[PDB]
RNA sequence: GCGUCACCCCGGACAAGUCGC
RNA sequence: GCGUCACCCCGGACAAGUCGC
Numbered sequence: 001g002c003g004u005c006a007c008c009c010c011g012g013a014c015a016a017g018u019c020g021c
Numbered sequence: 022g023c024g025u026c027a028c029c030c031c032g033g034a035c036a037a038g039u040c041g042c
Stems, first nucleotide, its partner, number of pairs: 001042003005038001009033004017026001019024003
């Protein structure tokens, strides 16, 4: 200098949905 | 009107970081 980066956390979509009251 | 919705998909943060070349 180049590239990669799970989980957790946050958001999008799924959701004009779904299920409960 | 109030609330529920696992996994999958996209993004953000973690990262002045990790891992690799």
An RNA structure (A site of human ribosome), in which 42 nucleotides are resolved. Crystallisation conditions: Sodium cacodylate, KCl, spermine tetrachloride, paromomycin, 2-methyl-2,4-pentanediol, pH 7.0, VAPOR DIFFUSION, HANGING DROP, temperature 293K. It was solved by X-ray diffraction to 2 A. The PDB entry is titled "Crystal Structure of the Homo sapiens Mitochondrial Ribosomal Decoding Site".